Solved structure of RNA (18S ribosomal RNA) from Saccharomyces cerevisiae, 1737 nucleotides shown. The entry has 77 different proteins, among them 60S ribosomal protein L16-A, 60S ribosomal protein L1-A and Large ribosomal subunit protein eL37A. The entry also models magnesium, potassium and zinc ions. Method: electron microscopy, resolution 2.4 angstroms. The entry became public in 2024. The work is reported in "Evolving precision: rRNA expansion segment 7S modulates translation velocity and accuracy in eukaryal ribosomes" (Rauscher et al., Nucleic Acids Res., 2024). The entry is indexed under eIF5A, Stm1, Rpl41A, delta ES7s, RIBOSOME. An Rfam search finds the family "Eukaryotic small subunit ribosomal RNA" in it. The family has 90 seed sequences and 75,755 matches in Rfam 15.1. A reference for the family is Yusupov et al. (2001), "Crystal structure of the ribosome at 5.5 A resolution", Science.
Context: bound to proteins that are not shown
RNA sequence: UAUCUGGUUGAUCCUGCCAGUAGUCAUAUGCUUGUCUCAAAGAUUAAGCCAUGCAUGUCUAAGUAUAAGCAAUUUAUACAGUGAAACUGCGAAUGGCUCAUUAAAUCAGUUAUCGUUUAUUUGAUAGUUCCUUUACUACAUGGUAUAACUGUGGUAAUUCUAGAGCUAAUACAUGCUUAAAAUCUCGACCCUUUGGAAGAGAUGUAUUUAUUAGAUAAAAAAUCAAUGUCUUCGGACUCUUUGAUGAUUCAUAAUAACUUUUCGAAUCGCAUGGCCUUGUGCUGGCGAUGGUUCAUUCAAAUUUCUGCCCUAUCAACUUUCGAUGGUAGGAUAGUGGCCUACCAUGGUUUCAACGGGUAACGGGGAAUAAGGGUUCGAUUCCGGAGAGGGAGCCUGAGAAACGGCUACCACAUCCAAGGAAGGCAGCAGGCGCGCAAAUUACCCAAUCCUAAUUCAGGGAGGUAGUGACAAUAAAUAACGAUACAGGGCCCAUUCGGGUCUUGUAAUUGGAAUGAGUACAAUGUAAAUACCUUAACGAGGAACAAUUGGAGGGCAAGUCUGGUGCCAGCAGCCGCGGUAAUUCCAGCUCCAAUAGCGUAUAUUAAAGUUGUUGCAGUUAAAAAGCUCGUAGUUGAACUUUGGGCCCGGUUGGCCGGUCGGAUUUCCAACGGGGCCUUUCCUUCUGGCUAACCUUGAGUCCUUGUGGCUCUUGGCGAACCAGGACUUUUACUUUGAAAAAAUUAGAGUGUUCAAAGCAGGCGUAUUGCUCGAAUAUAUUAGCAUGGAAUAAUAGAAUAGGACGUUUGGUUCUAUUUUGUUGGUUUCUAGGACCAUCGUAAUGAUUAAUAGGGACGGUCGGGGGCAUCAGUAUUCAAUUGUCAGAGGUGAAAUUCUUGGAUUUAUUGAAGACUAACUACUGCGAAAGCAUUUGCCAAGGACGUUUUCAUUAAUCAAGAACGAAAGUUAGGGGAUCGAAGAUGAUCAGAUACCGUCGUAGUCUUAACCAUAAACUAUGCCGACUAGGGAUCGGGUGCUUGCACUCGGCACCUUACGAGAAAUCAAAGUCUUUGGGUUCUGGGGGGAGUAUGGUCGCAAGGCUGAAACUUAAAGGAAUUGACGGAAGGGCACCACCAGGAGUGGAGCCUGCGGCUUAAUUUGACUCAACACGGGGAAACUCACCAGGUCCAGACACAAUAAGGAUUGACAGAUUGAGAGCUCUUUCUUGAUUUUGUGGGUGGUGGUGCAUGGCCGUUCUUAGUUGGUGGAGUGAUUUGUCUGCUUAAUUGCGAUAACGAACGAGACCUUAACCUACUAAAUAGUGGUGCUAGCAUUUGCUGGUUAUCCACUUCUUAGAGGGACUAUCGGUUUCAAGCCGAUGGAAGUUUGAGGCAAUAACAGGUCUGUGAUGCCCUUAGACGUUCUGGGCCGCACGCGCGCUACACUGACGGAGCCAGCGAGUCUAACCUUGGCCGAGAGGUCUUGGUAAUCUUGUGAAACUCCGUCGUGCUGGGGAUAGAGCAUUGUAAUUAUUGCUCUUCAACGAGGAAUUCCUAGUAAGCGCAAGUCAUCAGCUUGCGUUGAUUACGUCCCUGCCCUUUGUACACACCGCCCGUCGCUAGUACCGAUUGAAUGGCUUAGUGAGGCCUCAGGAUCUGGGAGAAUUUGGACAAACUUGGUCAUUUAGAGGAACUAAAAGUCGUAACAAGGUUUCCGUAGGUGAACCUGCGGAAGGAUCAU
Repeated sequence: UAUCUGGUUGAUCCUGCCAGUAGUCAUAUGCUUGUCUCAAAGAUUAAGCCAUGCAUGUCUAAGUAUAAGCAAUUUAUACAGUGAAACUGCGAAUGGCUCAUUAAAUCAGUUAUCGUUUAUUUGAUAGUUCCUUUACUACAUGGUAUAACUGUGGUAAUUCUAGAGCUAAUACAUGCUUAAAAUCUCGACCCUUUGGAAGAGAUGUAUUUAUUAGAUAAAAAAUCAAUGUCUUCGGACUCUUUGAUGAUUCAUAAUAACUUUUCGAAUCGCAUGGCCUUGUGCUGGCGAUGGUUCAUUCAAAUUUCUGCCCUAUCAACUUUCGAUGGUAGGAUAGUGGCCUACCAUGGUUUCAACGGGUAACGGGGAAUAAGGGUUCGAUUCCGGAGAGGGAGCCUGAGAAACGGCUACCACAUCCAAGGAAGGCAGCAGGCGCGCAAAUUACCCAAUCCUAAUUCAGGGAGGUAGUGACAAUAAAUAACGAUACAGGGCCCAUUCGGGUCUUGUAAUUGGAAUGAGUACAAUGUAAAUACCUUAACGAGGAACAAUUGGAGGGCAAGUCUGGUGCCAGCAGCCGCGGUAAUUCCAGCUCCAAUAGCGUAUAUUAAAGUUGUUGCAGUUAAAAAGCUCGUAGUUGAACUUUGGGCCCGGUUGGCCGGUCGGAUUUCCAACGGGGCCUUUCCUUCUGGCUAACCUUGAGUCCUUGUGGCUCUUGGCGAACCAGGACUUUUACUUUGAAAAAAUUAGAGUGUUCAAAGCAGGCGUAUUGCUCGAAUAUAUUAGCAUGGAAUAAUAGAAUAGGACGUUUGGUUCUAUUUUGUUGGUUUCUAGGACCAUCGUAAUGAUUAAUAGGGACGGUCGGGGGCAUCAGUAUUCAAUUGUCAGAGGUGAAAUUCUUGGAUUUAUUGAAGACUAACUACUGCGAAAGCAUUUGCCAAGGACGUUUUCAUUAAUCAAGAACGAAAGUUAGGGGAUCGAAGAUGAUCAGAUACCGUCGUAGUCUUAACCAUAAACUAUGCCGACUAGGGAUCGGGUGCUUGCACUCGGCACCUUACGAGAAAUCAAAGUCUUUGGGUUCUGGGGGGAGUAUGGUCGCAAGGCUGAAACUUAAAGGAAUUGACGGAAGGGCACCACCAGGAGUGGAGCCUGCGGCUUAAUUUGACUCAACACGGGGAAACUCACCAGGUCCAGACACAAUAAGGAUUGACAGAUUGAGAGCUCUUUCUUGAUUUUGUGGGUGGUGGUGCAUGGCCGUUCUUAGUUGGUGGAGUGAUUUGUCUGCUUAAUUGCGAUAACGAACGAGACCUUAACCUACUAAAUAGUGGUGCUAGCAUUUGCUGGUUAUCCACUUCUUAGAGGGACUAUCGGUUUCAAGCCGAUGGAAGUUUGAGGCAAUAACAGGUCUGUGAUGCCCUUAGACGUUCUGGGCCGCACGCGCGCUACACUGACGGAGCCAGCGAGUCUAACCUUGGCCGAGAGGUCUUGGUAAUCUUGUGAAACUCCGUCGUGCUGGGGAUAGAGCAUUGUAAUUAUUGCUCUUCAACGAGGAAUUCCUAGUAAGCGCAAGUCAUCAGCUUGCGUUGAUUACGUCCCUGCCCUUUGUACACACCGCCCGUCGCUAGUACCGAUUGAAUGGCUUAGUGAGGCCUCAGGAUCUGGGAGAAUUUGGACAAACUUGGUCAUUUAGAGGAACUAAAAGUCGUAACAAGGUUUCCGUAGGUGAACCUGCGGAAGGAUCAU
C1' cells in the first nucleotide's frame, strides 16, 4: 500500500506529450558527519597483465627405524622410549574464485536405469588353492631390488640430478595351507544278468561362450518310450520343488568347456590365559589393517515430460564428408549414428524451424507493488562452466585436473647465451582500465574439512583494519524564579489585583549528562570495540548540524544592498534591458536532518502498451476492393422432475453462572444411499463380516432415544484375478514443489533491525515450554465431480445381445506312475456360418449457410449492332468588309472573298434535354437502339442438403486519372512549347495557336481527398412519412409485408464538441474477428530486400532536434464575401461656391550665419488662441552676469574677495578686459563632492487636458432559460423613431448607464412684482407753424400718475392639444383648425462601455530617465532672423460690372467693452484737404462714450458697353499717428502710376428656415497692426422633406491558420555559424565467429625395434600404420567496429536577401493522385475530393 499537479489559448473543453512527485539490498558523485548495533565492497570497462609472500599435506597402542639423532634409568644380545629423513598408504577430483562461453543448451520441477560405474562407510560374505593327490613343494614362514643414509661428482642457474657402496615392507614378485559327504563322468573284474562294482578323475570363487531349469486357468481318463516303482504284485502307482516384478532371457541354480587364470591374509598391536604329552607341545582373548562378491551409503553418467529474451531488413533448414531410420559389427561403465560397413529416404518448420543479436551463465530470488502487471537477478544457497587460448593425456574409485604433465599459439621471467623456469577468474598486493570498489595485518579459539588421524594441517573459515553500499536505535539540551509582552476568567472604579498561565530578554540560578580521555575488571586465541565502571569531563564565544530552497508547480519574503537582456538563474513555465518576489549577497523564513543534494538507469504515477483496461468520422490511426490458407471463433437438441430414507454442520430453544455443555424439535445449509421404463465395469475365489439366518425371546429411558448367537446365508464391507475398458480440456481434495528469502505464531535482543532463543526452582548438584503455520500455478502424479467446451459410435449394417445350433482354430491344467509319445472328454480363447431376441438402428430443420425452382428487376459485365445532333474540315453556294477574341486591347483569318448563309460529305470522339437526396455493381465504375453470351441480388416457396459458417497472417483477382512499350487512330480540348497583353518582373492567371496526351488493340503500372476521411459478421434499443424492387390483400390506389438507396423529428443514450438511429446497448468496463495508431519534426528520408522497361510501388529505421504541434468550439478583430440600416462632414433637387486672376495668410520646397520649432488622409496646412519691428524667442553673429544651494578642506584679517572716474578697448558710459592705486572688512573666492536651472532630448517612459471613433446609438449586470465550458439568451424577423425611441414578436422577466429627462438660452403672457441708471401720458414750462381745442419740438427729479413698450423676479403656457385620414386600427405618421409656437417648438451645454503607441515634455514649480551646467543648451544686453524667392499645395480677401460704379440726399441694429493712482472708452468746441492735432468734460458704467445715427439698402442725379468712369495690383513723392527704435514700406492719409482678370480645366467644399448667401459691427489678440477667428445683429432666397446610386460609418450572416488582432500571420530558394547522420574512389582498415583446401606439433593406440639389466624374463632410445588433433598458410562466408578528398541533406532557426505560395472568394477557392515546367516559394494539364465560397428549382 486504488490520490495526481504545472506547461499549447484572449478565454474554453479535449487529444497529447514534456516537466514535476515518491521508491530503488541501485551504481556513481558533491557537500556534510557525534554515538550504538549490523555490514556490502575490482561484477559492470579489461575471463586484461601480474613483482613478492602465502593458500595441501598427512602418524596412531597398532605398515617400514641400526638417524654414525635425542634420550636414557635400567621392561630385554633381535627390536622395544621419544622420534628427523625417506619408502608405503591416504589425500591433493573437496574447498575457494569467476561468469567468458552458452538460447531447447544450461537450468527448474518431474521421471527413468528391466541402460550403467561407484574409493570410502555400513551390513553380509571365502574348509573345496598343492596337481601325479608315493618325489620335494620351506609354511616354525619363501625371493631380490631399492630409498633414505655414507662417500665421489657435474652444472652460471631450478623442488636438476649421475656414478659407487649399504639395507627394510601391509612396496614389489612368488607360494603351501585344513572336515566329511554327495553327485557325475571314466572305467578294472564277471556275465550275458529287468546285471554292479572296486578306484580313477572332477566338482570353491572370478573370467568368456553355449545350453538347461527358473512352473501354475479348474476337473477326467484313454494310449504307453514302457522297463522305473514297490514286491499286497492284478505291475498299488502316491507324494513331487519352484523366490521377486506392472513387466524380463530377472535373481538364483545347474550342464559342457574356456582363461598372457582374478581372489581365497607369508601383515601389525595390546593382553597373556588354559590343557601338560613342561616339548618352546597343543589350544586361546580384545582389534588393527587387508581382501572376493553381494547389499548399502556417498556419488556419477545418461535420461522422460513441460517451460526461455529480441529479431521475418532471417522462410525454408538438415542430408557431399551422419542428416532421419533399419541390420550387423566396433567402441563404451553402459544405452544410442557414439563410430564403421551396407541398405532405405528420411528428419524439422508460420503452433516461427533454420539463421542473426543479446551491454544472456540458469534457478531460488530482488525492486516496485489496489487488483492485474513492469523491471532486475555478475553477487552469501542450489545447478552449470572455466582456470591466458586451444587440443592431448598420465595417475587414480573419481580429472579430459591446470597451486598435474605434453604440444602448439599468445604473453612474459632468469642466464656466465650453453640453457632453464612459467600461468592470482584462491588471500593480500601492484599495474592497467576506467564514473566505478579495502590490509602485502592477527589466528585455528568458533564453523567445519582432510590425513595413518583426540595431537598435525587448512588465506576453507574466523578476528581486527579500511569502509556515510544499504539497514536499526538515537546526543546536540532540561527544569527553576524574578522577568517582560500579553493573552483565560474572576475586582470591571477609567486606578487595572498580576489575577490562570503562556511567549520573548546578548538577566541570573543550582542540578542532569555521555561525546571524549582513563583505573581496573569484563570481553577475546591474543587483543580491539561494545556492555559495566573508579577517577576525570557543557555555560552558549563553547562539545557551535548540515544540505537544499523561499514566483508557480511546492512548504517558505512585491524585506535590504549589488548588477542592469550583462553576469547569471531556470528539470518545466519562465526570470534578468535601473523599484529583479527568480541572478550575486545579507537578513529572515521553509523543508528534510546525521544526513541532504546531483547524474544515469529503473518501478509507480502510465487506462501514455490497455488480459483485467486505451484509441482509430474530424485530434495519430479502418487495408482501394473482394477472394482465401493457417489462426481465432462458431445455433439448438440427448435423465428431467417427483417420492423416500439416513447419518451431518451451524443458529437453536431453556446457554440457565453474561463462558461453555446436551435431549428431541424449530430450521437453514450442505452430504450419501434407495425407488420411480433408471451401469451402480463384468465376473472368479478369499470371508461371509454382518444382520429378517433364531439352540435359551422379553436383556430393555417415551415401542421410530432397541439383544445374550445357531445352520445354508444376502458378500458392494473388502482384496487380486483373467476379462475389455471412446478420448481430452476444465475444476475439487491430496501429494509434491531444498534451505535461506516472503507472509506469519511464540519470545522484553535494555527498544529496534535482528536472533532463535528462552522460562520457572529449594539457584546447594534441576525442572521445563520452543524452534510453529501459510503461500508458491504453468508441467507431471493420485483423487472426487460430470455443468461448460470439444471428441467417438449402428446407414451399401462388416451393427448389438445370446443359455442357441454347427463347422473351424488353436491353447493345457489335477490325472492316466514318471519324463515322453499321444487321441479324446474337457475348460477357457480367438474365427466363419445359421437360427433366436429387439419399439432393432438416421435429433431439430436455426427470421444460420449452400443448392434447386418460379415470375421478375437493373444506366451490372462482355462481344456484335443501331442511331443522334454537334465540333472541325473539305467540295458546291450566294453575298460584301470586316470577322476573331476581351474587363479593355493585341496576336490571327481576310476583296484569290473571311465571318455569316444554304446544299451534300467524311472523320474521329461524346451520348445532351429526360436525369432525381433514382437504379445497378466487390470497389474502381456504369446512361442512344437492338441482338447474342453467360452472371447476379431481392422477393416467392408446406422444394433440397444439414453446420457445410463468421473473420481472416501467408497467398491471390479486380483496381479512376495520369504515366510506360509497340501497332492502329488522330475531330475536339490541350501538359510542354510557341505567342499577344497585363505587370517593377509574370517564360502566371487572361487571349490565339499547339506537341505528347485525350480514343483503340496487345502488354505494363497498382496508385487517388481510391471519402461515408466511419472494417466486416450477429443481436438488441424510437417515432415518422416519402421512394425503388418483389409479394399479398383488395374495391385497383391505397394498405400491409420482406429487401434496398436515402431522408425528417427527438435523444432514450453517446460524445471534447461538431454532431451520431449509429459514432447507442463502454469504469454498471467481456457477442465473434481482421487491420492500424502511441507528442511534433527528422521522414515515408537513409539502408537492405523485393516487384516494375521506367516513372516508381510495397516493406522501412536511426542519429539528431523540439514544448508544443493538433482537434472542436467561444468571444473578438479583420475580409478585395452576402445582406440590412443611417448621415447634405453621403447622394438626390438645387443654391452659394472653391479650383482659373491679383493680392493676403499657412505649409512644402529652395535659399540662408540663422531663415527656431511642433502638426502631414478624414482626425496637419488663418492650427499651436502662432496678427514675431525690440521683448516675445527657442534660431544666427557677438558681449555680460551666476542668480555655482549646502557640506568639507584649501585660502586664511602683515586683507580672503566685490567695487570704480579717465582713457585703452568695444556698437556701447559693459572696470567686461587693460593702464593705474585707491575703495571693502569675511559675505565669499579656490578645489572636492553635491545642487540648481534648462521653450535641451524622448508624447514610443508618463500625468492632466484635448481631438477622434461618436455625438453615431451604444453598453451592462439581477433572477430565470440554453450550454461540461469559455460563453449565450434577454440585447429580436417586422413596423416605427432623431435615437437599443418605441410598438410588437417572444425563454425570458423586470431593471440600470448612454439616448431621453435635465440645465442655459431664444420666441407668448395689457397677469403679477417694482423701477430716472428704462419708458410713456397729460400737467409746470416754453418755441415755431396755425387759429380750432390744435399739430411739432425743447426743459431726463419743476413735477405728479402709471409699468403697455424696457429691465428681471416669481409663476403660467405645449402635451402633437382637437378633429379628420392611414397602418400589426399598436407605436406612429400625414392633413386641417385653433395657438405665441406643432421640423426633438429653435439653438446649444452636459454626454456610456471603451479604445488610439492621435496631439501636447514649446502652458505648467505635472513629471521619469538621459544630456548640459561658468568659454552654459542657465540668464541677460546689442544687432539680425522667424517675413528671406525659379517654384508645388491649402484656408481666405478683392474682382470681373448696368440687379453695376460714381455723386448728393434719405437713414435703421444687435452683442459688446471701457481708467485711481492710471493715462482706459471719449462727447462738445476750436485748427486741419485728409490723416490727425488741440482745449475741456462725462463715465469704475441699463446713467457718460452710445440712439455705437454700422453697412448693404432707400430715393434723385452722373456714366453707357468699351478692360470702360468695371478692376485697384505694382510703383513714385509728400504729410501724420504708435513706439526706445518703423530701414526689409507697422499703420493711416493726399496726389500720381492703373497690371492681371471678359465668370474660371480635371477636380472638389458647405448647406434644408430668419436657414444658405449678401452685409457690415463688437470682442479676442492689441503700444501700434484683420484680408483671421469668437460672437452680434441687418437684408433675406432657390430647392428637398426623400433615397441607398456614390463615399463613410454601424448592425446581422459568413470565412479565418489573426488575438502584438491584416501596420496580422506566413511559405520556399539564397546567404552566415554550429552540430548530427547519410552517400563516397580507396579490390579502404580492424576485431571476432564459422568454414573448403593444403601443411601439420604432441601425446594416445598399434606394427616393430632391441642400448642395457637378468640363464632368461623384464626393457630405454628409435620406428610402421592409425585415430584424436592444436597450430599455421590460403581462399570463402557471416557479424561488429571504424578512416575518407568530395557530395547531398537535416536541425539549431526566429531575425539577413529575394519575392508573396497559404490563411478572407487571400485577390487564379483550397487540397489529393499523376505528369510536365523551373531562382524560389510555385505554375499548368487530366482525373478526384469538399476538409467549399452551394445541404436549395